[PDB]
RNA sequence: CGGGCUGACCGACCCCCCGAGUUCGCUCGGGGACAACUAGACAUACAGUAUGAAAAUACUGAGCCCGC
Numbered sequence: 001c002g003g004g005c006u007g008a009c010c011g012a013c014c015c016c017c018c019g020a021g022u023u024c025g026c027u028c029g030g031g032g033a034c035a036a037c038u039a040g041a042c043a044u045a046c047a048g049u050a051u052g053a054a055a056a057u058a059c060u061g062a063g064c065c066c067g068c
Stems, first nucleotide, its partner, number of pairs: 001067005010040001011037001015032007046061006
């Protein structure tokens, strides 16, 4: 890098699918991808470290199997 599986809660714009509506430019509901992911756009969640009397704030951290 590639194939496969899992990960409470969260992940927009863009892109794809099923369907409805439409003034035929497109809009909306549901779904997917993005994704073991520069802690994953930003925010919010988890853990550790640090600081503070403080709820809190800053920083840091992504698993397993197989193959190239």